[PDB]
């Protein structure tokens, strides 16, 4: 410089066009003799940015950004 993958709640992460949630956690209660278990209910997100396509997305395309990795050096 190049290729390749991510980029979505504090953290990790799913996510296929009618478009917000799992796991952990945080706060409050809640059964069972207790809990380091399981119930529960809230609270918290410019879904990296701009732009185009679509009736319409976080997904689909493109001018960017950030972040890991990795790529012969003969001839």
């Nucleotide at each position: 410089a190049g290729c390749g993958c991510c980029g979505u709640g504090g953290c990790g992460c799913a996510g296929u066009g009618g478009a917000a949630g799992c796991g952990c956690g945080c706060a409050g209660g809640g059964c069972u003799c207790a809990u380091a278990a399981c119930c529960c209910u809230g609270a918290u997100g410019u879904c990296c940015u701009c732009g185009g396509a679509u009736c319409g997305a976080a997904a689909c395309c493109g001018a960017g950004c950030g972040g890991c990795g990795c790529u012969a050096c003969c001839a």